[PDB]
Context: bound to proteins that are not shown
RNA sequence: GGGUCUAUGAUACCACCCCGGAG
Numbered sequence: 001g002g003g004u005c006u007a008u009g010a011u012a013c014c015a016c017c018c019c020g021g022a023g
Stems, first nucleotide, its partner, number of pairs: 001018004
């Protein structure tokens, strides 16, 4: 920078993937 997320039940702290003379 781009993409896809319609299912982890008890005080959590936010998934996954792709892209290097390339758009």